Solved structure of RNA (TPP riboswitch), 80 nucleotides shown. The PDB entry is titled "Crystal structure of thiamine pyrophosphate-specific riboswitch in complex with thiamine pyrophosphate". It was solved by X-ray crystallography to 2.05 angstrom. Serganov et al. published it in Nature in 2006: "Structural basis for gene regulation by a thiamine pyrophosphate-sensing riboswitch". Bound small molecules: thiamine diphosphate (TPP). Crystals were grown from: 28 % PEG4000, 100 mM Na-acetate, pH 4.8, and 200 mM NH4-acetate, pH 6.9, VAPOR DIFFUSION, HANGING DROP, temperature 293K, pH 6.90. Rfam match: TPP riboswitch aptamer (THI element). From the family's description: Vitamin B(1) in its active form thiamin pyrophosphate (TPP) is an essential coenzyme that is synthesised by coupling of pyrimidine and thiazole moieties in bacteria. The previously detected thiamin-regulatory element, thi box was extended, resulting in a new, highly conserved RNA secondary structure, the THI element, which is widely distributed in eubacteria and also occurs in some archaea. Its family is annotated with thiamine pyrophosphate binding in the Gene Ontology. For this family Rfam cites "Comparative genomics of thiamin biosynthesis in procaryotes. New genes and regulatory mechanisms" (Rodionov et al., J Biol Chem, 2002). On the sample the depositors note: RNA was prepared by in vitro transcription.
C1' cells in the first nucleotide's frame, strides 16, 4: 500500500431571508464531510467517542483554534 470481502464514523453553530412569535427550509462559518450514499476511517501519536454543562483564546456563533492528548475508550479479517 493493492486487491476481495465487510465493518466503524461525525452530520453542529446563527449576523442575515421567507416570517410579529413559533416551526421547518433557504442563505451564512468552519471542515474530507454539517444527511451524502457521499467523505472519512477499520489496531491507532488522522475516522470518531469520552473527560465536557471542562479549561484559554478567537468568533455572529459554534465539538471556529488550542490545552486536555505519545490520556483513556474505538471498527479488520484474508491473499499478494
Ligand atoms: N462533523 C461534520 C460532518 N463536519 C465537521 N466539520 C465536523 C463534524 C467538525 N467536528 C466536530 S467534532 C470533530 C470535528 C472535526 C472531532 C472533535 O474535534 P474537537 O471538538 O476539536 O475535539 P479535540 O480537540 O479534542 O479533538
Nucleotide at each position: 500500500g493493492g486487491a476481495c470481502u465487510c465493518g466503524g464514523g461525525g452530520u453542529g453553530c446563527c449576523c442575515u431571508u421567507c416570517u410579529g412569535c413559533g416551526u421547518g427550509a433557504a442563505g451564512g462559518c468552519u471542515g474530507a464531510g454539517a444527511a451524502a450514499u457521499a467523505c472519512c476511517c477499520g489496531u491507532a501519536u488522522c475516522a470518531c467517542c469520552u473527560g465536557a454543562u471542562c479549561u484559554g483564546g478567537a468568533u455572529a456563533a459554534u465539538g471556529c483554534c488550542a490545552g486536555c492528548g505519545u490520556a483513556g475508550g474505538g471498527a479488520a479479517g484474508u491473499u499478494c